[PDB]
RNA sequence: GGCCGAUGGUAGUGUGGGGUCUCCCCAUGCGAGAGUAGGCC
Numbered sequence: 001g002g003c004c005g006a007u008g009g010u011a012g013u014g015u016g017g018g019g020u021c022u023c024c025c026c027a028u029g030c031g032a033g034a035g036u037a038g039g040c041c
Stems, first nucleotide, its partner, number of pairs: 001041004012030007
C1' cells in the first nucleotide's frame, strides 16, 4: 500500500443538572461506524 477491522476515542443522539426570568447555559451519558493498532498478501 490491498482488503478486514477491534480497543480506545470521534461523530451521532439522549439525558441530567445548572440558572434571577414566560428564558438561557452547563454538564454527563449513551454511543455507532470509519480509521489506529493489529490480521493476512
Molecule: 5S RRNA LOOP D/LOOP E
Organism: Escherichia coli